[PDB]
Context: bound to proteins that are not shown
RNA sequence: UCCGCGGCGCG
DNA sequence: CTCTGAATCTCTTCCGACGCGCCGCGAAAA
DNA sequence: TTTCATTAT
DNA sequence: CGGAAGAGATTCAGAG
Numbered sequence: 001u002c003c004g005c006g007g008c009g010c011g
Numbered sequence: 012c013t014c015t016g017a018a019t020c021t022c023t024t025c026c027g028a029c030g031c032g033c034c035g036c037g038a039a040a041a
Numbered sequence: 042t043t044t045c046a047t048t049a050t
Numbered sequence: 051c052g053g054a055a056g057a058g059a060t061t062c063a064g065a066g
Stems, first nucleotide, its partner, number of pairs: 003037009012066016
């Protein structure tokens, strides 16, 4: 303490 | 008139850019 | 037509 | 979502 999900923004 | 074969419909199956910052969440058992 | 004991409502 | 493809089921048209 390694993961996934939801939202937001950048191009 | 009755059956068989092809068309038509209905149902099922896929797949819809790519990077990158943020945020806040997840699980309890007796 | 008709008798026993047991278990537990 | 909608669009396209594939498979199954059903129906309609042609033959005997």